[PDB]
C1' cells in the first nucleotide's frame, strides 16, 4: 500500500426477504409452597459506534470516517 469479518440492554449473544430489535444473566416486583429452595410472570435497562446516499421506510443496502480483529504483497 490492498483486502476481509466485527461494533446491538449493565454483561454475554441473535436478527429478518428493508414496516416498534429478542433471548440468558444482572436488579426490582408479583405468582407457586403451609414454609425455604427449586419453578412461572412481568417491568426498567440499546445513539443498534458515527456521517451521508438509494428506499416512501435502513440496525439489515451502498460508502467515508472511529476502533478493535484477521489476511496479502514488498528495490526509495
Nucleotide at each position: 500500500g490492498c483486502g476481509g469479518g466485527g461494533a446491538u440492554a449493565g454483561c454475554u449473544c441473535a436478527g429478518u426477504u428493508g414496516g416498534g430489535a429478542g433471548a440468558g444473566c444482572g436488579u426490582c416486583a408479583g405468582a407457586c409452597u403451609g414454609a425455604a429452595g427449586a419453578u412461572c410472570u412481568g417491568a426498567a435497562g440499546g445513539u443498534c459506534g458515527c456521517g451521508u446516499g438509494u428506499u416512501c421506510g435502513a440496525u439489515c443496502c451502498a460508502c467515508g470516517c472511529u476502533c478493535a480483529c484477521c489476511g496479502c504483497a514488498c528495490c526509495a

Entry title: Cryo-EM structure of the plant 80S ribosome. An RNA structure (tRNA) from Nicotiana tabacum, in which 76 nucleotides are resolved. Rfam match: tRNA. A reference for the family is Hou (1993), "The tertiary structure of tRNA and the development of the genetic code", Trends Biochem Sci. Rfam's curators write: Transfer RNA (tRNA) molecules are approximately 80 nucleotides in length. Their secondary structure includes four short double-helical elements and three loops (D, anti-codon, and T loops). Further hydrogen bonds mediate the characteristic L-shaped molecular structure. tRNAs have two regions of fundamental functional importance: the anti-codon, which is responsible for specific mRNA codon recognition, and the 3' end, to which the tRNAs corresponding amino acid is attached (by aminoacyl-tRNA synthetases). tRNAs cope with the degeneracy of the genetic code in two manners: having more than one tRNA (with a specific anti-codon) for a particular amino acid; and 'wobble' base-pairing, i.e. permitting non-standard base-pairing at the 3rd anti-codon position. Keywords: Plant, 80S, rRNA Modifications, ribosome. Primary citation: Smirnova et al., Nat.Plants (2023), "Structure of the actively translating plant 80S ribosome at 2.2 angstrom resolution". The source organism's lineage runs through Eukaryota, Embryophyta, Mesangiospermae, Solanaceae and Nicotiana.